[PDB]
Method: cryo-EM, resolution 3.13 angstrom. The entry became public in 2025. The RNA (23S rRNA, nucleotides 2238 to 3113) from Streptomyces fradiae ATCC 10745 = DSM 40063 has 752 modelled nucleotides. The work is reported in "Extensive natural variation in bacterial ribosomal drug-binding sites" (Ekemezie et al., Cell Rep, 2025). It holds a match to the Rfam family "Bacterial large subunit ribosomal RNA". On this family, see Cannone et al., BMC Bioinformatics 2002: "The comparative RNA web (CRW) site: an online database of comparative sequence and structure information for ribosomal, intron, and other RNAs". The PDB entry is titled "Structure of the 50S ribosomal subunit from the antibiotic-producing bacterium Streptomyces fradiae". Lineage of the source: Bacteria > Actinomycetes > Kitasatosporales > Streptomyces > Streptomyces fradiae.
Context: one part of a larger RNA, bound to proteins that are not shown
RNA sequence: GCACUACGAGUAAAGAUGCUCGUUUCGCGCAGCAGGACGGA
RNA sequence: ACCCCGGGACCUUUACUACAGUUUGAUAUUGGUGU
RNA sequence: AUGUCUAACCUGGGUCCGUGAUCCGGAUCAGGGACAGUGUCUGAUGGGUAGUUUAACUGGGGCGGUUGCCUCCUAAAGGGUAACGGAGGCGCCCAAAGGUUCCCUCAGCCUG
RNA sequence: CAGGUGUUGAGUGUAAGUGCACAAGGGAGCUUGACUGUGAGACCGACGGGUCGAGCAGGGACGAAAGUCGGGACUAGUGAUCCGGCGGUGGCUUGUGGAAGCGCCGUCGCUCAACGGAUAAAAGGUACCCCGGGGAUAACAGGCUGAUCUUCCCCAAGAGUCCAUAUCGACGGGAUGGUUUGGCACCUC
RNA sequence: GUCGGCUCGUCGCAUCCUGGGGCUGGAGUCGGUCCCAAGGGUUGGGCUGUUCGCCCAUUAAAGCGGUACGCGAGCUGGGUUUAGAACGUCGUGAGACAGUUCGGUCCCUAUCCGCUGCGCGCGCAGGAACAUUGAGAAGGGCUGUCCCUAGUACGAGAGGACCGGGACGGACGAACCUCUGGUGUGCCAGUUGUUCUGCCAAGGGCAUGGCUGGUUGGCUACGUUCGGGAGGGAUAACCGCUGAAA
RNA sequence: CAUCUAAGCGGGAAGCCUGCUUCGAGAUGAGUGUUCCCACC
RNA sequence: GGGUAAGGCUCCCAGUAGACGACUGGGUUGAUAGGCCGGAUAUGGAAGCCCAGUGAUGGGUGGAGUUGACCGGUACUAA
RNA sequence: CGAGGGCUU
Repeated sequence: GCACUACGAGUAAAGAUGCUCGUUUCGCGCAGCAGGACGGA
Repeated sequence: ACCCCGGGACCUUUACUACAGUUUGAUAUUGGUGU
Repeated sequence: AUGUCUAACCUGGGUCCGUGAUCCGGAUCAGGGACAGUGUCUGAUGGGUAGUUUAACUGGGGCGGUUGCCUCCUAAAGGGUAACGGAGGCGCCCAAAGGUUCCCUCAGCCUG
Repeated sequence: CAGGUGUUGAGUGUAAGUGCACAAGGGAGCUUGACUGUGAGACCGACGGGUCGAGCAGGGACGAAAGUCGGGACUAGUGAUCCGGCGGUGGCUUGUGGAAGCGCCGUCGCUCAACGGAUAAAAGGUACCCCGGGGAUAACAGGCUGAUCUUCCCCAAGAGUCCAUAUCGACGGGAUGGUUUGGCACCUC
Repeated sequence: GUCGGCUCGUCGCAUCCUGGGGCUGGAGUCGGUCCCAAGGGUUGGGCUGUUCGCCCAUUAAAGCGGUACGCGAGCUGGGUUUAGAACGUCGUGAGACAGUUCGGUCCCUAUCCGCUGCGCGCGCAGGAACAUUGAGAAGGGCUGUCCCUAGUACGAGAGGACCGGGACGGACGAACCUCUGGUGUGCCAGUUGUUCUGCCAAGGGCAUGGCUGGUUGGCUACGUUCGGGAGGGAUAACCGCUGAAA
Repeated sequence: CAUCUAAGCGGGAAGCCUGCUUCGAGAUGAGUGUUCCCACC
Repeated sequence: GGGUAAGGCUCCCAGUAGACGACUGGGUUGAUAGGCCGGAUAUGGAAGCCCAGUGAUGGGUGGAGUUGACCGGUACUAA
Repeated sequence: CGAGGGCUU
């Protein structure tokens, strides 16, 4: 930068939505909260 | 934001070198005459 | 070195004129006076101001320590080989403690 | 002082090492090579440079001679260039002759010690701070380690009236956890 | 932005309480040590920014830790890391100090994942209405005092049970509004200033519903009622029956 | 011989599964029951 | 591709519901809501008139008048 | 808006 952007235990520039093995999940919205996106200034 | 590297700035001083300022003497402007 | 004088020079002293004018200039009296002020040269003081420097290494930086040369070990049997690794020395001295010829062998131990 | 033994354990100006007893250690005689003009050939450095060196000539020392002598048993005892001073020599610079000045040879002046030596000449504060970089590098946080810390465990000297183990447990030994104080500086300026 | 606090969790067991048990230098009540055990529970205050720590009053108990020393796009901003100022010390001075002191700006409209609720579409081979099985998942799991057993077993006595059976509570949660309290922009009444309805009388507007005294319904807790369980199965430590290898 | 164990059989915790409350067939493995409509063009 | 059966959906009145969807009930064969009658509740003794008092005020008519959500009836208004 | 019940054993 991207897009039909899950979780656990691991691996890795040693703090993974994107890698491995498993688990879970019918497609799309509306009103809310703020844990992460090393969120934005 | 902090930390370190390099640069800048401004501030201080018995850091270095200068300058303004203050100041000393000679000399010119500057003469007569005495001890 | 130090008095005195007046005439350079100085009066931000008085009065008068340009003049309606606290500026300026010109008179004229009153003083100071070769002093002071100013130009050139020169010693002193001078953060008031101005331009800049204020080393590096470093198990972050500062503090401490070190910076060149010689010997040993680390150094892995040629040479070389790092650390703020482990031990020490040098910034000389000798006119002989140099050169040559010749000669000698010590330390320690035992005995008297 | 004298005798016997003693081959390197003493000494070698000065640190250590390699050597030195064939002495390079100790003692005497004579001397100044602690020279001038050179450097076949080589070792070590990126380079500047550092080191050894045969043979020859001059003019000398010692020795009968062979031969040795270009400082010290060897390796540290030192500083590039620029600039300038001193002595020597006579090469040359603005018309010519001088001179001045410069040149050449020898040599002196830097704890330039930060010692390949920025300038002849230089110390601090900023929490008032600014800019450019860096996770090349620190504080908090993650990761590795586990000295320290924590929790256990092995042995069991003893205490516990007797009785090591009801309960404590000295001297030591072995591990777990990373929750402390630390080490590394691997992600993020 | 380091810390601390609040809110909200979640997990480990190296267990503070509650549950089970071995040993005891366990007579009994209570203890010590150890083994099993993480379901739930684990108060309120004084001092300090405080974590920590000491103390007070209780409690069955006032556990230790991980989670970016959990948690600031959730809040605070007390300490700490700006600029002001002062004290002590250091410096000649500008200033400096893991010394101290007073003050000192905490931004954001949720795109994605995540979480809490609510819908739309389609599926489930005929189309519909109604009621359900339960694979799986979430919630709850706390505990005290008194009475009887019994002043009994235990003991020198002092003291003082196991087991079993009742009564009432603390904290927490749910439902509800009969009672008790709260609110009431609805209803009723009193009253102040002003202004208006011509004036008296009676009323309206405004003043926080002008203020004040009450208050049905609804929403509520301080209020009422209810819940944690019993039981069955397999197990941990542990306690045994039979029984070899011998 | 002894042994709770090596074959077996029991007891034994607020812990585990049930039992209590609620959601629950998108359980794509989409279930089950009673009733209703009726074989068009 | 089309009209239909059982049965739904849309629309309207509402609450036992609710941010909006959604869920629940009713829609003239109708008590869903409002209104109208009554109750229960709430306040607490209306207005007019009369009496007493110089007046502020007090007494009578009278547990009066006003009154929402709770309750029963009633198609008057809107389904 | 809302059916006319695929096939194999």